Solved structure of RNA from Thermus thermophilus, 34 nucleotides shown. Entry title: Crystal structure of a complex containing domain 3 of CrPV IGR IRES RNA bound to the 70S ribosome. The entry has 49 different proteins, among them 30S ribosomal protein S18, 50S ribosomal protein L5 and 30S ribosomal protein S13. Zhu et al. published it in Proc.Natl.Acad.Sci.USA in 2011: "Crystal structures of complexes containing domains from two viral internal ribosome entry site (IRES) RNAs bound to the 70S ribosome". Crystallisation conditions: 100 mM Tris-OAc, pH 7.0, 200 mM KSCN, 3.6-5% PEG20,000, 6-14% MPD, vapor diffusion, temperature 295K. The entry also models magnesium and zinc ions. Taxonomically the source falls in Thermus thermophilus (Bacteria, Thermotogati, Thermales, Thermaceae). Method: X-ray diffraction, resolution 3.4 angstroms. The entry became public in 2014.
[PDB]
RNA sequence: GGUUAUUCAGAUUAGGUAGUCGAAUGACC
RNA sequence: UACCU
Numbered sequence: 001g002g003u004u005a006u007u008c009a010g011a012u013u014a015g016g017u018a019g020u021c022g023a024a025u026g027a028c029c
Numbered sequence: 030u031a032c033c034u
Stems, first nucleotide, its partner, number of pairs: 001029001003027001005025003010021003014034004
Other pairs, nucleotide, nucleotide, family: 002028cWW004026cWW013015tHS018030cWW
C1' cells in the first nucleotide's frame, strides 16, 4: 500500500437517517 | 448518491 469488520471523531446535510468520506482499533494480505 | 421530517 490492499481487503474486511467495528467504533466515534470529524466531514458532506437546514436537519435526521443511511450511505458515501475520513480517522482510530482489532483481524488480515 | 437514498429515504425521511